[PDB]
Context: bound to proteins that are not shown
RNA sequence: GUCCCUCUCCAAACGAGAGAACAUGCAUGGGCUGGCAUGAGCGG
RNA sequence: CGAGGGGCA
RNA sequence: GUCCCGAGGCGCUGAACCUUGAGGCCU
RNA sequence: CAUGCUCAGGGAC
Repeated sequence: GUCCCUCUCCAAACGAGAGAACAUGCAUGGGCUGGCAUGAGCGG
Repeated sequence: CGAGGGGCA
Repeated sequence: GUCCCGAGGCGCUGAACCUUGAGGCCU
Repeated sequence: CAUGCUCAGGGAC
């Protein structure tokens, strides 16, 4: 240096492809944005 | 808020 | 006059829930 | 827009 394992999805029947390689990459949370149509509980 | 209804007065 | 039973209704309430996952956005 | 995870990447030519 290439391939496998790993992660992503412009690719994909399986191969192959595009990519990443401690990277806000992944995870969960917040806020956007959007769908539905005013929850449980309680009260005059 | 409510068609009505039930207790106790 | 009071204290209860009664589908609906009104208030808190464009609230609750969902929102990237074959894979929406914002560090 | 925040925190969390990583702690010499493994193997094959």

An RNA structure (srRNA4) from Leishmania donovani, in which 93 nucleotides are resolved. The reconstruction used 213,108 particles. Primary citation: Zhang et al., Nat Commun (2016), "Structures and stabilization of kinetoplastid-specific split rRNAs revealed by comparing leishmanial and human ribosomes". The PDB entry is titled "CryoEM structure of the Leishmania donovani 80S ribosome at 2.9 Angstrom resolution". It was solved by cryo-electron microscopy to 2.9 A.